Keywords: Transcription, RNA, DNA. The RNA, together with DNA, has 329 modelled nucleotides. The entry also models zinc and magnesium ions. It was solved by electron microscopy to 4.1 angstroms. It comes from the structure "RNA polymerase II elongation complex bound with Elf1 and Spt4/5, stalled at SHL(-4) of the nucleosome". Osumi et al. published it in J.Mol.Biol. in 2023: "Structural Basis of Damaged Nucleotide Recognition by Transcribing RNA Polymerase II in the Nucleosome".
Context: bound to proteins that are not shown
RNA sequence: UGGCCGUUUUCGUUGU
DNA sequence: ATCAGAATCCCGGTGCCGAGGCCGCTCAATTGGTCGTAGACAGCTCTAGCACCGCTTAAACGCACGTACGCGCTGTCCCCCGCGTTTTAACCGCCAAGGGGATTACACCCAAGACACCAGGCACGAGACAGAAAAACACAACGAAAACGGCCACCACCC
DNA sequence: GGGTGGTGGCCGTTTTCG
DNA sequence: TTTTTCTGTCTCGTGCCTGGTGTCTTGGGTGTAATCCCCTTGGCGGTTAAAACGCGGGGGACAGCGCGTACGTGCGTTTAAGCGGTGCTAGAGCTGTCTACGACCAATTGAGCGGCCTCGGCACCGGGATTCTGAT
Numbered sequence: 001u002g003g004c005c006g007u008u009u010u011c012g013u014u015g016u
Numbered sequence: 017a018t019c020a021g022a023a024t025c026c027c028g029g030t031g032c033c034g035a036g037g038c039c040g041c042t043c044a045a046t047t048g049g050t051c052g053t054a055g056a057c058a059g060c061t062c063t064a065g066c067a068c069c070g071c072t073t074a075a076a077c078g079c080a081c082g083t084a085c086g087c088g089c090t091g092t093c094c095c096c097c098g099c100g101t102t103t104t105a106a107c108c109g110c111c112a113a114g115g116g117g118a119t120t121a122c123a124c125c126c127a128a129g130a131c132a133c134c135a136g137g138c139a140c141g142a143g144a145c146a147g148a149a150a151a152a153c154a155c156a157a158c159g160a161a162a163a164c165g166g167c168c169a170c171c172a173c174c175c
Numbered sequence: 176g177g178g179t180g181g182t183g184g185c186c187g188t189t190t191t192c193g
Numbered sequence: 194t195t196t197t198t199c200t201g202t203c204t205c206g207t208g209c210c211t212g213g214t215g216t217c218t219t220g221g222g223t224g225t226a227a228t229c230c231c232c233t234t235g236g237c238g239g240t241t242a243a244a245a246c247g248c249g250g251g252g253g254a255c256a257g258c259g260c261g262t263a264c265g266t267g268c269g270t271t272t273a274a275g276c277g278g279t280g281c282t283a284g285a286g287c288t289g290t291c292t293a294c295g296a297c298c299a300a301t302t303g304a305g306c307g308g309c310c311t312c313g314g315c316a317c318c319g320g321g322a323t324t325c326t327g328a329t
Stems, first nucleotide, its partner, number of pairs: 007162001009161001011159004016154001017329017036310018055291017072273001076270008085261037124222008133213009144202005150196002163188002166185001171180001173178001175176001
C1' cells in the first nucleotide's frame, strides 16, 4: 500500500 | 560137458517165365525266333538289435535231515505154449456175363480279364438360437444432509 | 503412592445373504 | 423393468470323396452221350493146409516184504535276472529300373513207348549135412 480466498456429491421439489 | 536128433541149412537139379532184348513207330521234346516283364540291383532312412549301464530283488543254491518209494528177494498160480487130434474152408482152377469205366463227339458256359460304382465321414457353411451389451431432451432454480469400528496410551479412580 | 480402566486418542477399514 | 442392434456360439446340413466293390464276354473246361470192352463178380469142384480145440506143465507174472539208501524239504545262503534306462547303427525295407530271362509259336525228330521174343535166374524137389537145442 497495493494485492486479495468460499465444497462437493447425492436426492428432492418445482419452473418454461 | 555129452551124445541124440529133429531142424534147418545147402546143394545138385530143373524148367520155366519174367528179364530184358529187339523191332516199329510218334508225339513229345526240341530248336529257334520274338516279345515283356519280372527281378537283380542300387539308393535311402529310420528301425530294430545291439551292447552297455544302475540297481534291485526275486529266485537259485547246498546241505541238514527225514523217509518212503526203490529194489532185492522170496513164494504163489495157473497161463500161455506146445504138440497131437480133428475139423474145415481157403484155395485153384475153371467158367461165364455184364456193367461200368473209358473212350469218342461235342455243347456251353463261366471265370478271367477290363474297366465301373457306393456310402462313410469329413471339411465347411450357418444357424438361429440365445446372450449378451447399451443408449434412451433442453435450460434453470431452490433447499437439504453428508463414515466407523476397534485401537491402546493415558488419564483416571479407588486401592 | 500405584493398580485397574474408562477413555480419547490413534489407527486403519468391509460382507448377513438378499 | 424397458426397447432395440450388434456379437459371438451353434448344433445342423450338405457336398465330397475313396476304397471295397460291379458288370462285362471269351473261350476252354465242364458239361454230356453214346459205345466199347475191359474188368469184376461169382458160381462150382476138390483139395490140404490151416485152423479148433485138447491138454499139461512149467515157467513167467504177480504178492509180499525187507530196507534203505535216494530224494523231498527247509533255510539261510546265494545267484543273477531283470528292469529301466542310454545311445548307436546293421540292415531291413522301400522305390525305381532296366533288361535279361522266361512265355510262347511253330518247325521238328528221335528217343520212347508198344509190342515180341528166349532165356537163365530162381522157386522148388530131392539128399546131404549141418546146428542148434534138450535129455542126460